mtLSU-7, nucleotides 1 to 576; mtLSU-8, nucleotides 1 to 212; mtLSU-6, nucleotides 1 to 132; mtLSU-2, nucleotides 1 to 81 from Polytomella magna: 936 nucleotides with solved positions.
Method: cryo-EM, resolution 3.1 A. The entry became public in 2022.
Keywords: mitoribosome, ribosome, mitochondria, polytomella, fragmentation, rrna, evolution, translation.
An Rfam search finds the family "Bacterial large subunit ribosomal RNA" in it.
The depositors describe the entry as "Structure of the mitochondrial ribosome from Polytomella magna with tRNA bound to the P site".

Context: one part of a larger RNA, bound to proteins that are not shown
RNA sequence: AAUCGUACCGCAAACCAACACAGGUUAGUUAUUGUAAAGGCUGUAUAAAACCAGGAUAAAGGAACUCGGCAAAAUAGGUUAUGUUUUCGUACAAAACCACAACAAAAGUAGUGACUGUUUACCAAAAACACAAGACUCUGCUAACACUUAUAGUGGAAGUAUAGUGUCUGAUACCUGCCCAAAGGCAAAGCAAACGGCAGCUGUAACUCUAACGGCUCUAAGGUAGCAAAAUUCCAUGGCAUUUAAAUGAUGUCCCGCAUGAAUGGUAUAACAACUUCUUAACUGUCUCUAUUCUGGAUUAGGCGAACUUUAAAUGCUUGUGCAGAUGCAGGCUAGCUAACAAGGGACGAAGAGACCCUAUGCAGCUUUAGGGCAGGUUAUUAUUCAAUAAACUACCUUUUUUCUGGGACGGACGCUCUUAUUAAAGAAACAAGAGUGAGCAAUGGUUUUUACUAAUUAUAAAAAAGAAAAGCUUAACUGCAAUACAAACAAUUAAAGCAGGGGCAUUGUCGGCAAUAAUGCAUUGAAGAAAUA
RNA sequence: CGUUCUUCAACCAACGGAAUAAAGCUACGCUAGGGAUAACAGGCUUAUUCGCUCACAGAGUUUUAUCGACGAGCGCGGUUGGCACCUCGAUGUUGGAUCACCGCUUCCUGUAGCUGCAAACGGUUAUAAGGGUUAGACUGUUCGUCUGAUAAUGCGGUACGUGAUCUGAGUUCAAAGCGUCGUAAGACAGUUUGGUUUCUAUCUUUGUUAGC
RNA sequence: GCAGGUAGCAGAACGUUCUAUAUAAUAGAAUUGCUAAUGCUGGUAUAAGUAACUAUGUAAAAAUACAGCUAAGCUAAAGGUUUUGCGCAACAGUGAAACGAUA
RNA sequence: AAGUAA
RNA sequence: AAUAAAUAAGUUUAAUACCUUUUGCAGCAUGGACCAGCGAUUAAAUGCCGGUAAUUAGCAAAGUUAAACUAACGAAAAAUA
Numbered sequence: 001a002a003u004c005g006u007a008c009c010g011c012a013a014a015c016c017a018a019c020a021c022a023g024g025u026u027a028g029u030u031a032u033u034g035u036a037a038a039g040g041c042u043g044u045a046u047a048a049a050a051c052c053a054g055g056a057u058a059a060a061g062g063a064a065c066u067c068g069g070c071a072a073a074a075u076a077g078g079u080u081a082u083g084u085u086u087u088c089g090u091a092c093a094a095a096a097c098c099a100c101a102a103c104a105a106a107a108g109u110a111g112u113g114a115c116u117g118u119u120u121a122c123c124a125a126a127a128a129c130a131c132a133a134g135a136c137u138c139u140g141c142u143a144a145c146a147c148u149u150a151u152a153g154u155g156g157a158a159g160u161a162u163a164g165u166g167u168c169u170g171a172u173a174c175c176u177g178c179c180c181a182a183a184g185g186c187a188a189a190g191c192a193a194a195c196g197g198c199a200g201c202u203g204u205a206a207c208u209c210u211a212a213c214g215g216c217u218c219u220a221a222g223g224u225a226g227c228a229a230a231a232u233u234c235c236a237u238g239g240c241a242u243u244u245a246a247a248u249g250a251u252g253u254c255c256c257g258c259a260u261g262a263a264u265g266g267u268a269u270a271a272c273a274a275c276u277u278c279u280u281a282a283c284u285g286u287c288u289c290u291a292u293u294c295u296g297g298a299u300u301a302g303g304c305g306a307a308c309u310u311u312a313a314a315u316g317c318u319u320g321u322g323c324a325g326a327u328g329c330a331g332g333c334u335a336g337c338u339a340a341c342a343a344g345g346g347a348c349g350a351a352g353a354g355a356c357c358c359u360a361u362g363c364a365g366c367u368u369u370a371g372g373g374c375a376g377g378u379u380a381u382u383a384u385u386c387a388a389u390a391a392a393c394u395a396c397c398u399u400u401u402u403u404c405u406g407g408g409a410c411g412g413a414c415g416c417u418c419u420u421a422u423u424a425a426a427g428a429a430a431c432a433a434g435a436g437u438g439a440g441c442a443a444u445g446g447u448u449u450u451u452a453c454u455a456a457u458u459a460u461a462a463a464a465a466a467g468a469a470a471a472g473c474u475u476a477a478c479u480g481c482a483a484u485a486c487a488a489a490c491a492a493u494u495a496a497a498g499c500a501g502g503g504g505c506a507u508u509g510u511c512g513g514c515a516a517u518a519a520u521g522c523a524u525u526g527a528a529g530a531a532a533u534a
Numbered sequence: 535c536g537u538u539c540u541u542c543a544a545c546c547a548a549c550g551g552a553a554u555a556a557a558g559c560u561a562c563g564c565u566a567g568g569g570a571u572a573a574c575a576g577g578c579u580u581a582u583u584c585g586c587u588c589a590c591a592g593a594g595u596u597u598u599a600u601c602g603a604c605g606a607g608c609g610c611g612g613u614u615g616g617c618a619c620c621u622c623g624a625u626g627u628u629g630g631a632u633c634a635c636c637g638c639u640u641c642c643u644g645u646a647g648c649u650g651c652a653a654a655c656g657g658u659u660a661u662a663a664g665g666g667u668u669a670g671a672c673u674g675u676u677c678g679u680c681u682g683a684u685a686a687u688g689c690g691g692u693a694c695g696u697g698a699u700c701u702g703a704g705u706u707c708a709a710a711g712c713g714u715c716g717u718a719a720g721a722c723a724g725u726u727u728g729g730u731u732u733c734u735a736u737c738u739u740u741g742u743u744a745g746c
Numbered sequence: 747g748c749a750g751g752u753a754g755c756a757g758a759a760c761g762u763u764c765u766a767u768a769u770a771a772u773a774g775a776a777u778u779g780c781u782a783a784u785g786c787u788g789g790u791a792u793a794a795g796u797a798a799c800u801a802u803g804u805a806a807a808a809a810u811a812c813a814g815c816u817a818a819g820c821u822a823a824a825g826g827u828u829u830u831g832c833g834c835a836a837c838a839g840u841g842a843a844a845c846g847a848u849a
Numbered sequence: 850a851a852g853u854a855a
Numbered sequence: 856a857a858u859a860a861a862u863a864a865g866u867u868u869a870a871u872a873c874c875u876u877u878u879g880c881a882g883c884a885u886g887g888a889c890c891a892g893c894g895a896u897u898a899a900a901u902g903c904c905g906g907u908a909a910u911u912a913g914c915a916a917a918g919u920u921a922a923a924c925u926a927a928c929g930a931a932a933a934a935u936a
Base pairs, nucleotide, nucleotide: 003847004846005845008826009825015024016023026822027821028820029819034100039816040815041814042813044301045300047299051297052296053295054294055293056292057291058290060288061287064286069283077098078097079096082093083092084091087171106280107279108278110276111275112273113272117129118128133169134168135167136166138164139163145155146154147153172268173267174266175265177198178197179196185191186190199217200216201215202214203213226260227257238254239253240252241251242250243249302800303799310791311856313327316333317332318331319330320329336746337745338744339743340742341741342740343739345738346737347736349733350732357568358567359566360565362564363563364560365559366558367557370399371398372397373396376394377393378392379390380389381388382387403413404412411431415437416436417435418434420432440514441513445474446473447472448471449470450469453467454466459517460516478501479500480499481498484495485494490550503511504510505509525543526542527541528540529539530538531537575621576619577617578616579615581614584609585608586607587606588605592601593600627704628703629701630700631699633695635691636690637689638688641666642665643664644661645660646659647658648657649656668682669681670680671679672678709727710726711725712724713722714721715720760779762776763775764774765773766772767771785893786892787891788890789889790888803812804811830838831837858869859868860867861866873886875884911921912920913919914918
Other pairs, nucleotide, nucleotide, family: 006842tWH007827tWS007829cWH008014tWS010823tHS010824tHS012025tWH012824tWW017021tWS031036cSS038817tHS050298tHS059289cWW062284tHS062286tHS063069tHS063071cWW063284tWH066068tHS073283cSS074105tWS080095tHS081094tHS085090cWW086089tWS087269cHS109277cWW112127cSS114270tWS115131tHS119126tWH123707tWW124728cSS126709tWS132170tHS139143cSS141161tHH143157tHH144156tHS144164tWS148150tHS169263cSS171269tHS175262tWS176263cWH179220cSS180194tWH184194cWW192195cHS197221tSS205210tWH211212cHS211213tHS218222tWW219221tHS223224cHS223261tWS224262tWH225261tHS229238tHS230232cHS233235cHS244246tHS245681cSS246670tSS247249cHS248677cWH259713cSS262265cSS285289cWS304798cWW305795tWS305797tHS306734tWW306796tWH307794tHH308793tHS309792cWW312328cWW313857cWS314857tHS321326tWH322881cWS322882tWS323877tHS323880cWH324576cSS324577cSS344345cHS344735tWS344738cWW347698tWH356622tWS358571cWS367718cSS368370cWH368717cWS370556cSS371555cSS399556tWS400557cWH401558cWH402414cWW419433cWW421430tWW436518tSS438549cWW443475tWW443477tHH451468cWW451469cWW455463tWH456462cWH457459cHS457515cWH476502cWH476511cWS479512cWH480512cWH482497tHS483496tHS499512tWH521546tHS521551tSS522552tWW524544cWW532536cWH533535cWW558719tSS560562cHS569573cWH572622tWH574625cWW580581cHS582611cWW582613cWW583610cWW589604tHS591602tHS594599tHS611613cHS612639tWW618619cHS623885tHS625693tWS628674tSS632696cWW634692cWW638663tHS640642cHS642685cSS666686tWS667687tSS667688cWH673677tHS684686tHS696699tHS702731tHS708729tHS716718tHS716719tHS751752cHS761778cWS768769tWS780894tWS780895tWH782873tWS783894tHS795796cHS805808tWS805810cWW808809cHS808810tHS828830tWS828839tWS828840tWW833835cWS839840cWH862865tWS872887cWW874885cWW877879tHS928930cHS
C1' cells in the first nucleotide's frame, strides 16, 4: 500500500431565472509593434411600397429650433513668455509654436453643500444622510448604558475621566446679543450650544420733509450685529443701471423684512460637483426645408403556429326625440358584391369591482398636558437577613374621540311658549320670518266688605256681578279616591263633575295655588323621615 | 339584613337621557360601497354678461355728421353664477406641435348711400364669408408688453376640436429645503429642486388597389 | 256578475331520487327542479392560419474542398446527475504510476 | 551514488 | 333583437334582447363566448297562533307522577181555583 472523486456540460441549447430566455455566474492560463499562432463557430426563397428603427452624405444660412442647445456636430492632444485668484499645495486666462498611423471634447457668473464617500432592488442620486471638527451633559469601576425571566451570563473592556455613554451643530476664517416669569422637565433652590420667547401709541429742526431729541402704557425679555426683492416678498412683471433691434430673464444696487437673524447657527470662502441658473467661443439637419442612400423589420411566397377580447347580430348619413351626446326609436336621404394594402374620427373602444370626493358596526400605523391601569427601570416609604405598597418621571398595555347640513370642511343649531304667509273648521314643511323664556310671589295664594278706579304683561280686541286697589280674618300652595273627555305611534302631557276626612272665610256659596297660553328631565344609582317584617 | 310609603339630589342643555370616564394626524395608507354625493366635460335656467329696438334728455350747435343717457321690452347661450339630471365593476388635465369642418356679430381684398366728404387720409350705415390673416425677444403658460416688416395681422363654436397621432414645461403621488401655523404626529389652499405617458384594428368612417 | 299588477300575502297541482305493499297505484323519507352570482370542474369555439418564429454559408447529398466570422480557445471550481459511445434500443464507458479529498 | 562480494 | 301576422307568393304591414338596480334604462349604467355536470331558509330543543283527531297524558299494573278544575247575590211562581 486502505477508503472516496475521475464519463459529459461548465459566459452555457445541460448551472440560477416556469423556456434552446439578448439577463446572472468564481479562479487559473495562451497568440498579437500599426496586429494577432493554435483552437472554435456557421443564415428558408426574392425585391426598384408607405411607415418605423440603427447608420452615411448634403448647396446657402448657423440656435432663427425648443420649457430647455434635448439629440447631433466640433483640432480634440502637448510646451509656453506674461496676468489674475489662493487655505501658498492649487486653480484659470493666454498671441504663438510643436503633431507618422490609432485614442480624443470648453470657459465664465450666481445659488446650495467644504471635500472623497452613502441612499428610496422596480418612476426621485439631490441642496437629503454620513463625514473630519466644535460644544453641552452624564459616568470613580461590581462605572454609566445595552441584551436577558435574571437570582445567571455577556457586551462596554480587560478599557479607567487626555477614557467611555447620549444629544445638537457640521472643513476652515471672522463672529455668536437679551430673557428661567407662567405651565412643565431636570437639578446642589439652579439650568437656554436643554425643549422655547424676544411690543405698541404719540409730539418735535429756518420753506418743506424727516425725526437727532421728548411723553405714556405693558412685559420674564421686548430682535443686537450681520444679511436682505432671497430656495424666505401677498401688492409685484417693485424703482434704477448693465446686458438685446426687442428683457415676467441674469448680474449689481436701493430696503422694518406680509412672515430675516446669529450652534434647529449668522456672514464670507480657494479647491471639488453625471446638482440647479445665466452667458461667451466654436460647431452643427435642432431649425428655414428637406432630399438621396445603406443595413434590419414591415410588405410578397413556402413551412410552423400565440394573445388581449366575444349576450345575440344580416352592424350607413343627417336633424328631432329620449336616464338630458343614438349603427338599432320618428322625419328627410342613401342601391353592384367580398376582401387586400394604408390612416386612426366614432363604437360614451380594450386592460385593472376609481386612487380623487363622500358614506361605514370600518381596519391599521403614528402623536399628545384625551380616559383608565402597573406589569420593567429609576425614585420615595416600610420590613426580613433576590421583598411588599405607589395620584411621581420614563417604557409598555388597553379604550374613546356625535348627528343635522342644497357634497364635505369652516360657521351656526338641537328643550319649551307667542306671532306671520299657505284665508274666514282643525292640521301642515325649509339652515323661512318677527319676538320671549330655563322665573318670580309667605302674598302677587284662599275668602268676605266698601267704591269719584277699569289698568298692565315678551306679545295679545280676555273679563262689569268681573277685575284692580284699600280694610279684616286666614293656610285648600291639603289627606285618600274618582265618572267622563281633549290630545296622542308609545312613553308621558292636558281639563274635570262627584264621594269621605280635617280645615279657612262667609252663613250656605267658594277654596285640591297664581287671568289664560313658556319657567323643564325617564329609568337606574345614592340619600333622608316614618312604618312592617326577619 | 330586607320590603313599603312620604320625599329629595348629581351627570344627563347632543335636553327619549345610559358600553363608568374619555383628543388628534395620515401626501406611507388599506378594505367594503355610491353617480343616493363633489372636482373636468354634457344637460336645464338666464340673475349676471353680451347684442338689438323703443326712448332723442344731454354734448356737438340748424341738423340723429359723430358721440351718447335715465327707463322699458325682446333676443343670444361665448362671461361670473345656480341646480345635482347622465357616467365612480374608470367619460385621460392646462398650453403647444400636426391636420381640420362650420357660423358671421367683416381685420384686409369687394358693392351701394350719407358726412362737420375740395384732393389725400378718414367717420358711419346697409350688403358680401371665395382667398388671405407675418417672423422674432421675455413668460410653462391662455393672456399680456415690446421689436422689424405687412394689403391686413378678425371673433367664436366644434368634449373651452384634436394624447388607441406626438409632446409633458405647469398643475395633481412617494424624496428634500425655506417661511408661517400646531406641545406633537403634521398642515399651507405659499414657494423651490427632482420625479415610469401601454394597445398586432373585429364593426362603422376615410385614402388607394385587385378579384368577381 | 267577477278574472291588469311590482313589494307582499293565500290556495291548489306537477316533476326528480329513494323506501314499504301487488310495471303500475297509494302513502311516506328527502344532498328534490338553475338563461346571466367578473360562480366551480371538464369539453369545445372566436380573434387567425393573423402576430412572432424559420429548412446551419456554396456546389441537387456534403465526408472533403472552397468561403466567412471569432480570435472564452483551453484547464478547474460551483451546481446539474447519464444529458456522454453504438441501428433494432438489448448494450457500453469513469482504472492512481506522481494527483485532490481523507485535520 | 560511491568498499569487497553479487 | 333577424321575428310575428298575413298573401294572388311578386310582396305588404307591425316590431329598439334578457337580467340586476332605479323617480325614471334600447341604454353611452351592471353581469353573461357556447355546451354538459355541480351550486343556496336545512336539522334539533323551546314558545306563540290556525287546521285534523283522541276524550285527560306518562309510567306502572288496585298506585303513583304531570296537567287541568275548585263560591259567584240561591233572583224562577207560567194554578180559566